The PDB entry is titled "Crystal Structure of RNAse Z/tRNA(Thr) complex". Shown are 53 nucleotides from a PDB entry: RNA (TRNA(THR)). It holds a match to the Rfam family "tRNA". A reference for the family is Hou (1993), "The tertiary structure of tRNA and the development of the genetic code", Trends Biochem Sci. About the family: Transfer RNA (tRNA) molecules are approximately 80 nucleotides in length. Their secondary structure includes four short double-helical elements and three loops (D, anti-codon, and T loops). Further hydrogen bonds mediate the characteristic L-shaped molecular structure. tRNAs have two regions of fundamental functional importance: the anti-codon, which is responsible for specific mRNA codon recognition, and the 3' end, to which the tRNAs corresponding amino acid is attached (by aminoacyl-tRNA synthetases). tRNAs cope with the degeneracy of the genetic code in two manners: having more than one tRNA (with a specific anti-codon) for a particular amino acid; and 'wobble' base-pairing, i.e. permitting non-standard base-pairing at the 3rd anti-codon position. The structure was determined by X-ray diffraction at 2.9 angstrom resolution and released in 2006. The entry is indexed under PROTEIN-tRNA COMPLEX; ZINC-DEPENDENT METAL HYDROLASE; tRNA MATURASE, HYDROLASE-RNA COMPLEX. Crystallisation conditions: 28% PEG MME 2000, 0.1M Na-MES, pH 6.5, VAPOR DIFFUSION, HANGING DROP, temperature 293K. The entry also models zinc ions. The 2006 paper behind the entry is "Structure of the ubiquitous 3' processing enzyme RNase Z bound to transfer RNA".

[PDB]
Context: bound to proteins that are not shown
C1' cells in the first nucleotide's frame, strides 16, 4: 500500500430498525 | 456533546454516499 472496522458530552459503552441526541460517577 | 472534518443525497443524517485527517486487525 491493499481490505475491513474505528474516531458519540468528562471516562467507558449504546445509539446494532434515517425522526429536535443516550446509559454508568 | 461542531455527534473527526467538507460536500451529497433526503422532508429530514451519529446514522446512507463521496472526500480528506487521525488509530486497530489481516494480508493464503
Nucleotide at each position: 500500500g491493499c481490505u475491513u472496522c474505528c474516531a458519540u458530552a468528562g471516562c467507558u459503552c449504546a445509539g446494532c430498525a434515517g425522526g429536535u441526541a443516550g446509559a454508568g460517577c | 456533546g461542531u455527534c473527526a472534518g467538507c460536500g451529497g443525497u433526503u422532508c429530514g443524517a451519529g446514522c446512507c454516499c463521496g472526500c480528506u485527517u487521525g488509530g486497530a486487525a489481516g494480508c493464503u